The RNA with a sequence from Homo sapiens has 44 modelled nucleotides. It comes from the structure "Human ADAR2d E488Y mutant complexed with dsRNA containing an abasic site opposite the edited base". The entry is indexed under adenosine deaminase, RNA editing, HYDROLASE, HYDROLASE-RNA complex. The organism belongs to Homo, within Eukaryota. It was solved by X-ray diffraction to 2.55 A.

Context: bound to proteins that are not shown
RNA sequence: GCUCGCGAUGCU
RNA sequence: GAGGGCUCUG
RNA sequence: CAGAGCCCCC
RNA sequence: AGCAUCGCGAGC
Numbered sequence: 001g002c003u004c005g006c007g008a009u010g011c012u
Numbered sequence: 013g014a015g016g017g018c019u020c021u022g
Numbered sequence: 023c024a025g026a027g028c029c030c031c032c
Numbered sequence: 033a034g035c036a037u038c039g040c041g042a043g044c
Base pairs, nucleotide, nucleotide: 001044002043003042004041005040006039007038008037009036010035011034012033013032015030016029017028018027019026020025021024022023
C1' cells in the first nucleotide's frame, strides 16, 4: 500500500 | 435514481 | 390528467 | 448498492 470481515458516521 | 405520504398549484 | 414544496423510506 | 471517512480483527 491493497484485500476480506465487523462496527460507526456520512454521501448519492 | 426510485417508492409511500401530507400540503398546495395548474 | 400534470407539476411543486415538505415529510417518511429504499 | 455502491462509495467516503474513521475505528476493530485478520490475510497478502